[PDB]
Context: bound to proteins that are not shown
RNA sequence: GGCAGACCAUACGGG
RNA sequence: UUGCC
Numbered sequence: 001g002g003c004a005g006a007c008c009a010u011a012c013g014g015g
Numbered sequence: 016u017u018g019c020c
Base pairs, nucleotide, nucleotide: 001020002019003018004017005016007015008014
Other pairs, nucleotide, nucleotide, family: none
């Protein structure tokens, strides 16, 4: 570096 | 920010 989780937004998807 | 290449 990519994905997955946590925190939040959520008649939205980015930190 | 814990786990996996």
Released in 2012, the model rests on X-ray crystallography data to a resolution of 4.52 angstroms. Solved structure of RNA (C13.28 RNA Aptamer), 20 nucleotides shown. Crystallisation conditions: 100 mM Tris pH 8.5, 200 mM NaCl and 3% PEG 8000, VAPOR DIFFUSION, HANGING DROP, temperature 277K. Primary citation: Tesmer et al., Structure (2012), "Molecular mechanism for inhibition of g protein-coupled receptor kinase 2 by a selective RNA aptamer". The entry also models magnesium ions. It comes from the structure "Structure of the C13.28 RNA Aptamer Bound to the G Protein-Coupled Receptor Kinase 2-Heterotrimeric G Protein Beta 1 and Gamma 2 Subunit Complex".